An RNA with a sequence from Bacillus sp.: 71 nucleotides with solved positions. It is bound to guanosine (GMP). The depositors describe the entry as "Crystal structure of 2'-dG-III riboswitch with guanosine". Method: X-ray diffraction, resolution 2.3 angstroms. The entry became public in 2025. Ions in the entry include sodium. The 2025 paper behind the entry is "Crystal structures reveal the distinct features of the 2'-dG-III riboswitch in the purine riboswitch family".
[PDB]
RNA sequence: GGAUUCGUAUAUCCUUAAUGAUAUGGUUUAAGGGCAAUACAUAGAGACCACAAAUUUCUUACUGCGAAUUC
Ligand code: GMP
Numbered sequence: 001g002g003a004u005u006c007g008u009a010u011a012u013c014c015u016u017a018a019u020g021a022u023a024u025g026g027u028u029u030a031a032g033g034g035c036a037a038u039a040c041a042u043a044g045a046g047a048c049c050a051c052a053a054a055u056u057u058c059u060u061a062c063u064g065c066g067a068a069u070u071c
Base pairs, nucleotide, nucleotide: 001071002070003069004068005067006066007065008064009063010039013033014032015031016030017029018028025049026048034040043059044058045057046056047055
Other pairs, nucleotide, nucleotide, family: 011034cWS012041cWH019027cWW021025cSS021054tWH022051tWS022052tHS022053tWH023050tWS023052tWH026054cWS036064tHS037063cWS042060cWW049053cWS050051cHS
C1' cells in the first nucleotide's frame, strides 16, 4: 500500500421551486442545508392513493477518517 470485517461522518437524508404520471403510475431537474473536499449511483421488496394530488417503510452504493485481520 492492497484486500476483507467492523466503527465513524451522512441519514442513497431534509426543505423549496419547477417538471411529470396515475394502481401496468407515483418521474426528472435545479437551489439551499447536511461546514473538508468527493459522492448522495443503480436496482429490489412492501404499504398507501379507485382518478386525485399527494406520498411512505426497509435493503443495496461512492468517498474520507479510524481499528483488527491478512498478504
Ligand atoms: O462536506 C460534507 C462532509 O460529509 C464531507 O467532509 C464528507 O467527508 C462527509 N461525508 C459524510 N458522509 C459521507 C458519505 O456517505 N459519502 C461521501 N462520499 N462523503 C460523506